RNA sequence: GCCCGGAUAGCUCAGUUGGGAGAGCAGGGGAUUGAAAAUCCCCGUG
RNA sequence: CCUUGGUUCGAUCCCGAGUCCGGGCACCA
Numbered sequence: 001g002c003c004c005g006g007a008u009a010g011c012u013c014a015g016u017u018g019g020g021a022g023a024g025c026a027g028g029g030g031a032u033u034g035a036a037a038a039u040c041c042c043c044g045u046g
Numbered sequence: 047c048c049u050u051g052g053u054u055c056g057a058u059c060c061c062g063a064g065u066c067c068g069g070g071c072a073c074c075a
Stems, first nucleotide, its partner, number of pairs: 001071007010025004019055001027043005048064005
Other pairs, nucleotide, nucleotide, family: 008014tWH008021tWS008046cSS009010cHS009011cHS009023tHH015047tWW016059cSS018054tWS018056cSS020056tWS022046tWH026044cWH033035tHS053057tWH054056tHS
């Protein structure tokens, strides 16, 4: 040099022949229990 | 939505450039 693919929240990752970008995990709060675990919910973040 | 510039009513999505990374190939100042 040529062809092909990737880069997205703190982290690990969806989304994309276009119509205003999400999930899990870090964390915080709530719920549930006689209580502690386990579980469930919400919020942040580009 | 890697940075930037267009397309388009509207772009993470399409295209042009650059940055980095990966796969394969090429490479006799």
tRNA from Escherichia coli K-12: 75 nucleotides with solved positions. Taxonomically the source falls in Escherichia coli (Bacteria, Pseudomonadati, Enterobacterales, Escherichia). Among the 50 different proteins in the entry, which are not shown, are 50S ribosomal protein L23, 30S ribosomal protein S19 and 50S ribosomal protein L5. Entry title: Elongating 70S ribosome complex in a hybrid-H1 pre-translocation (PRE-H1) conformation. The work is reported in "Structural basis of early translocation events on the ribosome" (Rundlet et al., Nature, 2021). Rfam match: tRNA. The family is grouped with related families in Rfam's "tRNA clan". The family's RNA type in Rfam is transfer RNA. A reference for the family is Hou (1993), "The tertiary structure of tRNA and the development of the genetic code", Trends Biochem Sci. Rfam's curators write: Transfer RNA (tRNA) molecules are approximately 80 nucleotides in length. Their secondary structure includes four short double-helical elements and three loops (D, anti-codon, and T loops). The entry also models magnesium and zinc ions.